Context: one part of a larger RNA, bound to proteins that are not shown
Molecule: 16S ribosomal RNA, nucleotides 3 to 917
Organism: Acinetobacter baumannii
C1' cells in the first nucleotide's frame, strides 16, 4: 500500500433467406477407471461398491510412595 | 538370617479420550442468534478440617465340581476397600426457634 | 514428636466440559388434506442435576393444518469444494466443527461423566470348541483375507518429536502420531544433452524423373555433467535430563522439597546411506500419445471399392477417398497422451441480475368473487420496512492481498482483508407501512331524458311447404351431366275451394344494434337487467386484480313426457365407378321443436386476459350533448 | 345542412414496435398492477390414480421409448 479486473462462439431444418427452437461441439474440474507408453524428485491423495463375512498379530493401561500375601538373584 | 528386585489378588486412577464409519436421521439433528431452571473428576484460587472405633472380603490354606469355561464349600486375612460414632467456617431442610450431614492415610528428611 | 510434600473431607467462584429452552432457517412429492386423544391446557402428587405431559389422577376441552399439517421417497449437517463475469448451479472425499452409530433389538449398571466400539445382562441370527452337560465370539481400530466391484496400498518402524493415560519419580503404555513401503492417482520441478556442422551424404517419401522433402536433421569435430550410478564428508528436527557448585525460599534446620542461575562432562533420532556439500567416470542410464474434411492447429501417396471400415455433430466409403487401413510429412501436448463417466459452463435453453405468449410452444370459453398482491391527493405523528453509526458475534483452516521460508515451484507459514449474516443499541424520516385528521380528479348514489334482435312469460299475424276432402282436367310428372329408382289411367302433376298441422319469421337489414361471453330478428302486452346522456346534489378511496371457489356457457349428445310440417345422421333403393361402405338422385328413422333436467365441450377466435395513464393525422358510421 | 364533444363500431396511416407479415388511441406503441400459461417434435392431452357424469365422456395429468429436427414468415 495492496486484498481487485470482469462476460467470445460454431455446426445442424431450406433451392436460398430471416426467425424460432432443440440437439451437438470447443473450457474448467475428478478420491476417477480403462487403452498405449513410461526416467527421477518434492508434496499430497489412495474401497466412492457389500453398515458383506472375517484367519492371524497388534490398537488401554498403569501405580509396590494404598494393601496383604507370595516368589526368587545377589548377600 | 535377611535387604534390593519382581507381581497373581484387592484398591486407586484411566478405560466416556484418542481411533473408525455415515446405516439411521427431513428434525430431540445441524447452522445462526439468544436464554434458565442445571450439573461438572482432573486444574486454579479461597476458606474449615483430617478425631476415634468396628465388622468384613479377595488373595492364601484345605477340600471339591467340570472336558473345558467357570464355580463351590470350610476356615484366615490387610488396606487410602466398607460402615457406624464424634466434631462442622461454610453446606442442606426449616414452621426461622431449630434440626441434619464428612474424611485416610502414605512418603522424604530431622 | 516437628516439618515438608502427595493425598482425603466439606464449601465457594473461576475455568473447562456437558444437559436443557426459544426464534429463524435447512430436498422432493397434493396423482399425500385433514391430523392429534397424554393429544392441548390446568391443578394435586411423583419424578429429574435441572425447566417441562417427563409420569400420573382428576378437571377442562383443546392443539396442529393450503404461510402445507399428516403421510410418503430421498438424505448425516456445517465451515467448505467445483464451476461461473457475477447472480446462481452442482457438491459435502481428504482437513476442522457438530451429530448418529458399533453384528440386530431391548435394558440397565458403575462412574464426575456412558445407556459404554476392543464393558455387562437378556433375547436373536451366524461362526467355533465340546467328553453332549455346557462353553466362546463380534476389524464401520491398524495391517490383512475372502467376496463384491470398472476400481483403491504393507499382516513395516519407533515412541526420537507432538500429544494422551498411569506414576512422586524412574519409567511403562499408546496401529494416536511421527515415519517408511506400494500406486504417473493428482499437482509442481527437473532430466533425457550443448555448439558448430552442406557433399544439403545415404535411406525413406513424393515427383513432371530433373528434382523437391525429411534436413543442421544426421554423420563429423568440439565441449558439459544436472538427475540417476560410485566415493567422502554432513546439518537440523533435542527442548531437556543426569551428575558439579551455588541463590531464594519454606522450616529446629544451611535438612527434605520447590523454584533460579553458572560451567564441566555424560547421555538422548525411528526416519537414516537424512537433506545438503564436495569429488570420479562417461553422452554416457532415460519419449511417447493423440490428431491432420469443416467446426479445429496440421496433407499427400498407396491399398480398398456403399465392402472393410470411420464417426462428437455434419457426415465419409459405389475405382484418382486430403474423412477407411498403411506409409511419408506435418500439428498439438509431453512422462505423459487419449477414451469413458460425472458436474458446472457455453445455455438469456427456467431469463432475480436476464426470456416469452396475434401467426413460431404459450391468454383460462366468459364473468363474479375468497385468501393474497398492489393501490388517489394533503397533513400530523410513529418509526415497523428502509438508511447510517456503534457494540457483540460471524472458530481455525480454506479463498484473496502484502511478505516469510523451503535452490524455484508446488508446499509451509506471519499479518491483514473478507465472512456481504444475525443480534443489541443510538440516530435520520424522503419513500413504503401503521395511526389520526382532512380533500375530491378514481369508485359509487339520487333525480330528467334516450336508443336497443338484452332476458323471461303469454298471446297473436301473414307468406310458404306438407297432408287431407272436394271441383275442373288428362297423360305424364319428377329428377340428372345423362339417367334410373320413384309417383301416375285406382286419374298424378297443373289449377281452384275448404281444412288440418308443425316449424321458421321475406322485405326492413346496415364492417347496423344489444349482450360478460355463449348468443339475440315478425307484431303485442306483462315482469325484468344493463348501457348512454344533461345538470345539480351527495358519499368520501368505498379501488384494481384475483390462486382456490362459484355462476353462466354453441352444436351434437343424454334422461323423462309431449309434439313432429320441412330438413335429415343411420339406413334402403337408383346411379356413377375398376371398386364406391362416398360425392349426385329418390325415399327415410333418430335428431332438429316444447316442458323439465344433465352434459360442460368448440377454429367457445380479434387464434390478442383484466384494469389504468399517455402518444401525428385523415375518412366513414351508430346513440346522445352543445353551438352556428 | 355545418363545427365541436362524448360513448361505441369500421377504413387508412406518422412515430414507435415487429422475424416478417403486420399493429398502429378498439396497439401488437410507451409504462404500471394483478392473474393465467410456455420451455424441441412425437409418445400424449394418452396411461395410471382421483374428482365429476345416467352414459357419452370431461377435468387433473405422466413415463419409458424415439428422432435431429418439427415449426413461423417471407423469397
Nucleotide at each position: 500500500u495492496a486484498a481487485c479486473u470482469g462476460a467470445a462462439g460454431a455446426g445442424u431444418u431450406u433451392g436460398a433467406u430471416c426467425a424460432u427452437g432443440g440437439c451437438u461441439c470447443a473450457g474448467a474440474u475428478u478420491g476417477a477407471a480403462c487403452g498405449c507408453u513410461g526416467g527421477c524428485g518434492g508434496c499430497a491423495g489412495g474401497c466412492u461398491u457389500a453398515a458383506c463375512a472375517c484367519a492371524u498379530g497388534c490398537a488401554a493401561g498403569u501405580c509396590g510412595a494404598g494393601c496383604g500375601g507370595g516368589g526368587g538373584a545377589a548377600g | 538370617c535377611g535387604g534390593a528386585c519382581c507381581u497373581a489378588g484387592c484398591g486407586g486412577c484411566g478405560g466416556a479420550c484418542g481411533g473408525g464409519u455415515g446405516a439411521g436421521u427431513a428434525a430431540u439433528g445441524c447452522u445462526u442468534a439468544g436464554g434458565a431452571a442445571u450439573c461438572u473428576g482432573c486444574c486454579u484460587a479461597u476458606u474449615a478440617g483430617u478425631g476415634g472405633g468396628g465388622g468384613a472380603c479377595a488373595a492364601c490354606a484345605u477340600c471339591u465340581c467340570g472336558a473345558a469355561a467357570g464355580g463351590g464349600a470350610u476356615g484366615c486375612u490387610a488396606a487410602u476397600a466398607c460402615c457406624g460414632c464424634a466434631u462442622a467456617c461454610g453446606u442442606c431442610c426449616u414452621a426461622c426457634g431449630g434440626g441434619a450431614g464428612a474424611a485416610a492415610g502414605c512418603a522424604g528428611g530431622g | 514428636c516437628c516439618u515438608u510434600g502427595c493425598g482425603c473431607u466439606a464449601a465457594u467462584a473461576g475455568a473447562u466440559g456437558a444437559g436443557c429452552c426459544u426464534a429463524a432457517g435447512u430436498c422432493g412429492g397434493a396423482u399425500u388434506a385433514g391430523c392429534u386423544a397424554g393429544u392441548u391446557g390446568g391443578u394435586g402428587g411423583g419424578g429429574u442435576a435441572a425447566a417441562g405431559g417427563c409420569c400420573u389422577a382428576c378437571c377442562a376441552a383443546g392443539g396442529c393444518g393450503a404461510c402445507g399439517a399428516u403421510c410418503u421417497g430421498u438424505a448425516g449437517c456445517g465451515g467448505g469444494u467445483c464451476u461461473g463475469a457475477g447472480a446462481g448451479g452442482a457438491u459435502g472425499a481428504u482437513c476442522c466443527g457438530c451429530c448418529a452409530c458399533a453384528c440386530u433389538g431391548g435394558g440397565a449398571c458403575u462412574g464426575a461423566g456412558a445407556c459404554a466400539c476392543g464393558g455387562c445382562c437378556c433375547a436373536g441370527a451366524c461362526u467355533c470348541c465340546u467328553a453332549c452337560g455346557g462353553g466362546a465370539g463380534g476389524c464401520a481400530g491398524c495391517a490383512g483375507u475372502g467376496g463384491g466391484g470398472a476400481a483403491u496400498a504393507u499382516u513395516g518402524g519407533a515412541c526420537a518429536a507432538u500429544g494422551g493415560g498411569g506414576g512422586g519419580a524412574a519409567c511403562c503404555c499408546u496401529g494416536a502420531u511421527c515415519c517408511a513401503g506400494c500406486c504417473a492417482u493428482g499437482c509442481c520441478g527437473c532430466g533425457u544433452g550443448u555448439g558448430u556442422g552442406a557433399a544439403g551424404a545415404a535411406g525413406g517419401c513424393c515427383u513432371u524423373a530433373u528434382g523437391g522433402u525429411u534436413g543442421u536433421a544426421a554423420a563429423g569435430c568440439a565441449c558439459u555433467u544436472u538427475a540417476a550410478g560410485c566415493g567422502a564428508g554432513g546439518a537440523g528436527g533435542a527442548g531437556g535430563c543426569u551428575a558439579c557448585u551455588u541463590u531464594a525460599g519454606u522450616u529446629a534446620a544451611u535438612a527434605c522439597c520447590u523454584a533460579g542461575a553458572g560451567a564441566u562432562a555424560g547421555u538422548g533420532g525411528a526416519c537414516g546411506u537424512u537433506a545438503c556439500u564436495c569429488g570420479c567416470a562417461g553422452a554416457a542410464u532415460a519419449a511417447g500419445c493423440a490428431c491432420c474434411g469443416g467446426c479445429u492447429a496440421a496433407c499427400u501417396c498407396u491399398g480398398u471399392g456403399c465392402c472393410a471400415g470411420c464417426a462428437g455433430c455434419c457426415g465419409c466409403g459405389g475405382u484418382a477417398a486430403u474423412a477407411c487401413a498403411g506409409a511419408g510429412g506435418g500439428u498439438g501436448c509431453g512422462a505423459g497422451c487419449g477414451u469413458u463417466a460425472a458436474u458446472c459452463g457455453g445455455a438469456u435453453u427456467u431469463a432475480c441480475u436476464g426470456g416469452g405468449c396475434g401467426u413460431a410452444a404459450a391468454g383460462c370459453g366468459u364473468g363474479c368473487g375468497u385468501a393474497g398482491g398492489c393501490g388517489g391527493c394533503u397533513u400530523a405523528u410513529u418509526a415497523a420496512g428502509u438508511c447510517g453509526g456503534a457494540u457483540g458475534u460471524g472458530a481455525a483452516a480454506u479463498c484473496c492481498c502484502c511478505g516469510a521460508g523451503c535452490u524455484u515451484a508446488a508446499c509451509u507459514u506471519g499479518g491483514g482483508a473478507a465472512u456481504u449474516g444475525c443480534a443489541u443499541u443510538c440516530g435520520a424520516u424522503a419513500c413504503u407501512g401503521g395511526u389520526g385528521a382532512g380533500c375530491u380528479a378514481g369508485a359509487g348514489u339520487a333525480u330528467g331524458g334516450g336508443a336497443g334482435a338484452g332476458g323471461a312469460u303469454g298471446g297473436u299475424a301473414g307468406a310458404a311447404u306438407u297432408c287431407c276432402a272436394g271441383g275442373u282436367g288428362u297423360a305424364g310428372c319428377g329428377g340428372u351431366g345423362a339417367a334410373a329408382u320413384g309417383c301416375g289411367u285406382a286419374g298424378a302433376g297443373a289449377u281452384c275451394u275448404g281444412g288440418a298441422g308443425g316449424a321458421a319469421u321475406a322485405c326492413c337489414g346496415a364492417u347496423g344494434g344489444c349482450g360478460a361471453a355463449g348468443g339475440c330478428a315478425g307484431c303485442c302486452a306483462u315482469c325484468u337487467g344493463g348501457c348512454c346522456u344533461a345538470a345539480u346534489a351527495c358519499u368520501g378511496a368505498c379501488g384494481c386484480u384475483g390462486a382456490g371457489g362459484u355462476a353462466c356457457g354453441a352444436a351434437a349428445g343424454c334422461a323423462u313426457g309431449g309434439g313432429g310440417a320441412g330438413c335429415a345422421a343411420a339406413c334402403a333403393g337408383g346411379a356413377u365407378u375398376a371398386g364406391a361402405u362416398a360425392c349426385c338422385c329418390u325415399g327415410g328413422u333418430a335428431g332438429u321443436c316444447c316442458a323439465u333436467g344433465c352434459c360442460g365441450u368448440a377454429a367457445a377466435c380479434g387464434a390478442u386476459g383484466u384494469c389504468u395513464a399517455c402518444u401525428a393525422g385523415c375518412c366513414g358510421u351508430u346513440g346522445g350533448g352543445g353551438c352556428c | 345542412g355545418g363545427c365541436u364533444u362524448u360513448a361505441g363500431u369500421g377504413g387508412c396511416g406518422c412515430a414507435g414496435c415487429u422475424a416478417a407479415c403486420g399493429c398502429g388511441a378498439u396497439a401488437a406503441g410507451u409504462a404500471g398492477a394483478c392473474c393465467g400459461c410456455c420451455u424441441g417434435g412425437g409418445g400424449a392431452g394418452u396411461a395410471c390414480g382421483g374428482u365429476c357424469g345416467c352414459a357419452a365422456g370431461a377435468c387433473u395429468a405422466a413415463a419409458a421409448c424415439u428422432c435431429a429436427a418439427a415449426u413461423g414468415a417471407a423469397u